Shown are 32 nucleotides from a PDB entry: RNA (RNA PSEUDOKNOT APK).
Keywords: PSEUDOKNOT, FRAMESHIFTING, RETROVIRUS, RIBONUCLEIC ACID, RNA.

RNA sequence: GGCGCAGUGGGCUAGCGCCACUCAAAAGCCCG
Numbered sequence: 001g002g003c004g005c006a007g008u009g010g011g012c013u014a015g016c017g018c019c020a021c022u023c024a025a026a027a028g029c030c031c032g
Stems, first nucleotide, its partner, number of pairs: 001019005009031004
Other pairs, nucleotide, nucleotide, family: none
C1' cells in the first nucleotide's frame, strides 16, 4: 500500500494482523 475484520449506548474518528515502503508517537466530542 493492499485485504478483511473488531469494539461501542449510539454517531463521528480511530483500532487489529501479513508481505513491500518508510516515519515518529499512544489519552476524543454530544445527550446524561
Method: solution-state NMR. The entry became public in 1996. The depositors describe the entry as "CONFORMATION OF AN RNA PSEUDOKNOT FROM MOUSE MAMMARY TUMOR VIRUS, NMR, 1 STRUCTURE".